[PDB]
RNA sequence: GCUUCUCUUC
DNA sequence: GAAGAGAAGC
Numbered sequence: 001g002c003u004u005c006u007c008u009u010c
Numbered sequence: 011g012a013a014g015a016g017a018a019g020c
Stems, first nucleotide, its partner, number of pairs: 001020010
């Protein structure tokens, strides 16, 4: 400076 | 649709 996967709150 | 934390890769 990029690309994926889960979780939580509003 | 917006904002927060945690998991993996370059």
The RNA, together with DNA, has 20 modelled nucleotides. The structure was determined by solution-state NMR and released in 1998.